Method: X-ray crystallography, resolution 2.9 angstroms. The entry became public in 2023. Shown are 22 nucleotides from a PDB entry: RNA. Crystals were grown from: 1.8 M Na/K phosphate, pH 6.9. Yang et al. published it in Nat Commun in 2022: "Structural basis of sequence-specific RNA recognition by the antiviral factor APOBEC3G". The entry also contains DNA dC->dU-editing enzyme APOBEC-3G, not shown here.
Context: bound to proteins that are not shown
RNA sequence: UAACGCUGCGG
RNA sequence: UAACCGCAGCG
Numbered sequence: 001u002a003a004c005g006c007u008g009c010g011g
Numbered sequence: 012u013a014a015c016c017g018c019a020g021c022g
Stems, first nucleotide, its partner, number of pairs: 004022008
Other pairs, nucleotide, nucleotide, family: none
C1' cells in the first nucleotide's frame, strides 16, 4: 500500500 | 505500495 487487468468518456 | 478519481464494456 483504500488494494485484479485491459479498453474507453469525463472531472 | 507498478502508484488521482468517478462512470462504462470485456478477460